[PDB]
Context: bound to proteins that are not shown
């Protein structure tokens, strides 16, 4: 040279997991905007 | 009282806004493998 061995260190792929955060959506409160209501009191015109 | 104005107060729905608790996605990071590939020290084998 080809390659085995031990240690160490790169980069790519692909699975995962965690973490912040987007986007939609679910359930809950709460606030305004409207309609259909009802109870109470006073009325008015027939 | 029969239709109506009013005054206060209780209702239901719908619409929209905020807020809290999820949820699915997804983006940035990060770690753990598991495979590709490479290099750097050590020893080596024909």
């Nucleotide at each position: 040279a080809u390659u085995c061995u031990g240690c160490g260190g790169a980069u790519u792929a692909u699975u995962u997991g965690g973490c912040a955060a987007a986007g939609g959506a679910a359930g809950c409160a709460u606030u305004g905007a409207c309609a259909c209501a009802u109870g109470c009191g006073c009325c008015a015109a027939u | 009282a029969u239709u109506g104005g009013c005054g206060c107060a209780u209702g239901u729905g719908u619409c929209a806004a905020u807020g809290c608790u999820u949820c699915c996605u997804u983006u940035g990071c990060c770690a753990a493998a598991u495979a590709a590939u490479c290099c750097g020290c050590a020893g080596a084998a024909u």